[PDB]
Context: bound to proteins that are not shown
Molecule: crRNA
RNA sequence: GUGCUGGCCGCUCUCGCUAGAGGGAGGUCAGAGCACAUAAUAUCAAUGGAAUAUAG
DNA sequence: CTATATTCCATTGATATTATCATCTAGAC
DNA sequence: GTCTAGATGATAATACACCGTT
Numbered sequence: 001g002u003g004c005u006g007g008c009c010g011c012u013c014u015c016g017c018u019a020g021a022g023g024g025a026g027g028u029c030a031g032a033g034c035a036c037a038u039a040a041u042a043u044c045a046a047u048g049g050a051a052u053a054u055a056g
Numbered sequence: 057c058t059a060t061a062t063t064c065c066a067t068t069g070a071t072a073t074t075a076t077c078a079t080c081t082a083g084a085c
Numbered sequence: 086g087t088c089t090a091g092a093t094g095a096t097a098a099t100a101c102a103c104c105g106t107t
Stems, first nucleotide, its partner, number of pairs: 001036001003034002005030005011024005037076005043070010077094002080091006
Other pairs, nucleotide, nucleotide, family: 002035cWW010025cWH016019tWS032033cHS042071cWW053060cWW054059cWW055058cWW056057cWW
C1' cells in the first nucleotide's frame, strides 16, 4: 500500500398494502485484526433465478 | 404440488498458456 | 580507467490416475 464491517438519516427506482420489504447514491457515528504472488489471454463445468412445456 | 426436462442472463470454481535477465562492446570524459 | 547505454546470448531436464453399489 491492496482487501474484508455495521448502527442511523433523508433523496430516487421496484413491488405490495387489513402492512411494509428490497435496490442505487450520499451524509454521519463507530468498529477495526490478520493475511497478502502480482497481472494479460483462452477454454470447460456448474450455481442461482426466471419462464415454458409437460404428464400424473 | 412434487419431481424429471428445455431456453435466457450474470457469476463462480478450476485449469492451461504468457512473464518476473546476463554479458559483451563501442563511445565520452 | 570508469561510466553508460546499445546489440547479442548450446543443450540445460524430474509424480500419478478415470472403469457400479444409491